[PDB]
RNA sequence: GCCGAAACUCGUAAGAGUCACCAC
RNA sequence: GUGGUCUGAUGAGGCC
Numbered sequence: 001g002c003c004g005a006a007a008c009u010c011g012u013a014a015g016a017g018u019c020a021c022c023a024c
Numbered sequence: 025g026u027g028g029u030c031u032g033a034u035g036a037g038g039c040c
Stems, first nucleotide, its partner, number of pairs: 001039003008017003020029005
């Protein structure tokens, strides 16, 4: 770096999504 | 990369 169980948020659902920072 | 902080804004485990 990639996958991703669990959570969470949105969505009637199928489903989808990912804050802003500090220190060393 | 390690340790924190904050948010609804997630990471048990695995792979490379």

An RNA: 40 nucleotides with solved positions. Dunham et al. published it in J.Mol.Biol. in 2003: "A helical twist-induced conformational switch activates cleavage in the hammerhead ribozyme". It is bound to GUANOSINE-5'-MONOPHOSPHATE (5GP).